This is an experimental structure of RNA (60S ribosomal RNA, nucleotides 1446 to 2353) from Triticum aestivum, with 770 nucleotides shown. Primary citation: Tanaka et al., Nat.Chem.Biol. (2024), "Boric acid intercepts 80S ribosome migration from AUG-stop by stabilizing eRF1". Rfam match: Eukaryotic large subunit ribosomal RNA. On this family, see Yusupov et al., Science 2001: "Crystal structure of the ribosome at 5.5 A resolution". Among the 74 different proteins in the entry, which are not shown, are 60S ribosomal protein eL38, 40S ribosomal protein eS8 and 40S ribosomal protein eS30. The organism belongs to Triticum, within Eukaryota.

[PDB]
Context: one part of a larger RNA, bound to proteins that are not shown
């Protein structure tokens, strides 16, 4: 070359109507309608892996298995801002390691103990003490110094920029203040009060830690009625139906949950008490107090923001109204608190914080020795920071129905994160017309008969939920058991019953 | 023991009502009677194999007291061991119930050493001029004696015999290390074999229940059972039902036929 313009281009429900555009529109844009994912999403965001895919302008080819004005393609240029995110610091399992053993050498041994490496504190104007299980690495989900809200870009920031408002560390150093009974005060205690000597040495706590259940609390939604503000529907009705009505870290101030502790008193005719349990002469019940938690309430931050709404005027204009009342719970999601169960299973660690024993040593009151108290002075280095994270940005030779760890989470039936349906968001991207032969593939009913089919009930059909009622054998007495067999099930219109508080 | 006011939930009843519909789509066990193995819940051949295989809890054996036992390493040394017999460390069986027989002759483990078996270098004695030769001597091991079978394994035969016949309770023999016990079966183990009896069928080479001269069953190579359990294997029933009688019709997407695009095996 021939095959041959053939096999093929068939999952993931789905387009369709005007107008711009344009040389050229079934695949681009806008605007309308149909639909679909239905939130354990086809929504919104991250770790790994990628490495500019990001974002603006433009574009001839090629490429996006049609096809394109278009693009995760091509070309220019833009684009990643941090004392508070981290990463860096600490250990874990666990690696590497001086001296020493070994080795023909590369290399292999880390407890074998060796003036082990580093010495560490106190001093400095020297010099004293003490030396123990002892260096490095090793986690962007362990363990940790510190933010919070509102703006802002074509493309960064929720907290890296910009408006406001604080907080951490470190270093200084001042004013005020507090205390000398040398090292403050109250409380009968539990403890309070944002000040209140300390050196070697010693001690404790926190960091610090399983899995099951159920009960309680908070924040956040979800729901239920009221009031304003805008908007749907309005032949007929609906006081309707939909949309919003917000307040951060961080300073006080209340407040005190379930535990837990204090004081007083002396309990049997026991009591007191959960859902369960469990408490009490080792001191119950009472009575009455301290403390703890807090994503609890009030104030400041702060309405001057944000958002709705309604005006009125050229250019991040400006002006107004307004941001409220209750009530509900075997709701969800995150987190607490307390029980209580279970183990021949008891479920790191270390960095760093805090508190204690001691009391060597130290001072004035013309004032010096102080303070972990308020305020107010400085400073805060390095590196990452765009973007996808996936039916097209990672792997699988590809833009492959495949693999690949995680957070958030609406309303409607319902037992239900089931399956359906719908709102916020986000699609309609899977090459289109045209007919509707066979054989297919994927999904259905089929009269009489019911396994006669086949190797074989393979594959389908039958059965299902939730209520009452009934349940053989056989048993390791636990169960077989949802055996088996029956009988209700809708709409309306009704009666019963079963709580809360207040006085 | 009363008023008020307020409240979200649940379950009971009874009437009325319909073309007898109501878990109205969704969702969402088919049921029995038995045999086989595995007790169960767990794993497992990525990419034909999910089981009856592996595990297991349960049982049973074996080493080892540390100057040990198992095991790693060229060495040096380490694991177990931050351990110590209720511990490690090596087997085998396979929950529970019953119950595990005979053989230590062989093979392997293992215990003992009297000595006058054998059994190396070394050291020892003669000879020789020396090399060397020859000789007593020679540890562990083998041999010799004992143990063990929840180590490996293994558990015969051949005649006659009861006053009808079968049959053989009973005798005699050959021999074995011991003759296969309690059990259980044509079993996932039986050739013959489609075994003989029942039972289930109109009919069963299949199925279950009995028999047992078991080609060629059998006791931790475990035997025998067994509730509950299984995407394990079989067998019958009731429902089911296009699996068939005996096919028809229906939807969806292809196939077809049109633009655009467009390979490959083969030769």
């Nucleotide at each position: 070359g021939g095959u041959a313009g053939u096999a093929g281009c068939a999952a993931a429900u789905a387009u369709u109507c005007a107008a711009a555009u344009g040389a050229g529109a079934a695949c681009u844009u806008u605007g309308a309608a149909g639909g679909c994912c239905g939130a354990a999403g086809a929504g919104g965001a991250g770790a790994a892996a990628g490495g500019u895919u990001c974002c603006a302008u433009g574009u001839g080819a090629a490429c996006g298995g049609c096809a394109c004005u278009u693009g995760c393609a091509c070309a220019u240029g833009g684009g990643u801002a941090a004392g508070c995110c981290g990463a860096u610091c600490c250990u874990a399992a666990g690696g590497g390691a001086a001296g020493g053993g070994g080795u023909a050498a590369c290399c292999c041994c880390g407890g074998c103990a060796g003036a082990u490496a580093g010495c560490g504190c106190g001093a400095u104007c020297a010099c004293g003490c003490g030396c123990a299980u002892c260096c490095c690495c090793g986690a962007a989900a362990g363990g940790g110094a510190a933010u919070c809200g509102g703006g802002u870009u074509a493309a960064g920031a929720u907290u890296u920029c910009c408006c406001g408002a604080g907080c951490c560390g470190g270093g200084a150093u001042g004013u005020g203040g507090c205390g000398g009974u040398u090292g403050a005060c109250g409380g009968c205690g539990a403890c309070g009060u944002u000040a209140g000597g300390a050196a070697g040495u010693c001690c404790g706590g926190a960091g610090a830690c399983g899995c099951c259940g159920g009960c309680g609390g908070g924040g956040g939604c979800c729901u239920c009625g009221g009031g304003a503000a805008g908007a749907g529907u309005u032949a007929u009705c609906u006081u309707u139906u939909c949309u919003g009505c917000u307040u951060a870290a961080c300073g006080g101030c209340c407040u005190g949950c379930c535990a837990a502790c204090c004081c007083u008193g002396g309990a049997a005719a026991c009591g007191g008490u959960u859902c369960a349990g469990c408490c009490g002469g080792a001191g119950g019940u009472a009575g009455g107090g301290u403390c703890c938690a807090g994503u609890g309430g009030c104030c400041g931050g702060a309405a001057g923001a944000g958002c709705a709404c309604a005006c009125g005027u050229c250019g991040c204009g400006c002006g107004g109204u307004g941001u409220c009342c209750g009530g509900u719970g075997c709701g969800c999601c995150c987190c607490c608190g307390g029980c209580g169960g279970c183990c021949c299973a008891u479920g790191a660690a270390a960095a760093u914080c805090c508190g204690g024993a001691g009391g060597a040593c130290c001072g004035a009151g013309u004032a010096c020795c102080g303070u972990u108290c308020a305020c107010g002075c400085c400073c805060g280095g390095u590196c990452g920071u765009a973007c996808u994270c996936a039916u097209a940005a990672c792997c699988g030779c590809a833009u492959c129905a495949g693999g690949u760890c995680u957070c958030c989470a609406a309303g409607g039936u319902g037992a239900a994160c089931a399956g359906c349906c719908u709102c916020u968001g986000g699609c309609c991207a899977a090459u289109g017309g045209a007919a509707c032969a066979a054989u297919g593939u994927a999904g259905g009913c089929a009269a009489g008969g019911g396994a006669a089919g086949u190797c074989g009930g393979c594959a389908a059909a039958a059965c299902g939920g939730a209520u009452c009622c009934g349940u053989a054998a056989c048993u390791u007495c636990g169960g077989g058991a949802a055996a088996a067999g029956g009988a209700u099930u809708g709409g309306c219109u009704c009666u019963g019953a079963g709580g809360a508080c207040u006085g | 023991a009363c008023a008020g006011u307020c409240g979200a939930c649940u379950c009971a009843g009874a009437a009325c009502u319909g073309g007898u519909a109501c878990g109205g789509a969704c969702a969402a066990g088919g049921g029995g009677a038995a045999u086989c193995c595995g007790a169960c819940u767990g794993u497992u051949u990525a990419a034909u194999u999910a089981a009856a295989a592996c595990a297991a809890a349960g049982c049973a054996u074996u080493g080892c007291g540390a100057u040990g036992g198992u095991c790693c390493u060229c060495g040096c040394g380490g694991a177990u061991g931050c351990u110590g017999a209720c511990g490690c460390a090596a087997u085998g069986u396979g929950a529970u119930u019953u119950c595990u027989g005979c053989c230590c002759a062989g093979u392997g483990c293992u215990c003992u050493g009297a000595a006058u078996g054998u059994c190396a270098a070394a050291g020892u004695g003669a000879a020789g001029a020396a090399a060397u030769u020859c000789a007593a001597c020679c540890a562990a091991g083998c041999g010799c004696g004992g143990g063990u079978a929840a180590a490996c394994g293994g558990c015969g035969g051949g005649a006659g015999u009861a006053a009808c016949u079968a049959u053989g309770a009973c005798u005699c023999u050959c021999u074995u290390a011991a003759g296969g016990u309690a059990g259980c079966c044509a079993a996932a183990u039986g050739c013959c074999u489609c075994g003989u009896c029942a039972u289930c069928u109109a009919a069963u080479u299949a199925g279950u229940g009995a028999c047992g001269c078991g080609c060629a069953u059998g006791a931790a190579u475990g035997a025998a059972u067994u509730a509950a359990c299984g995407a394990g294997a079989u067998u019958c029933c009731c429902a089911c039902u296009g699996u068939c009688c005996c096919u028809g019709u229906c939807u969806a997407c292809u196939a077809u036929c049109c633009a655009g695009c467009g390979a490959a095996a083969c030769c």
Record summary
It comes from the structure "Wheat 80S ribosome stalled on AUG-Stop boron dependently". It was solved by cryo-EM to 2.9 A.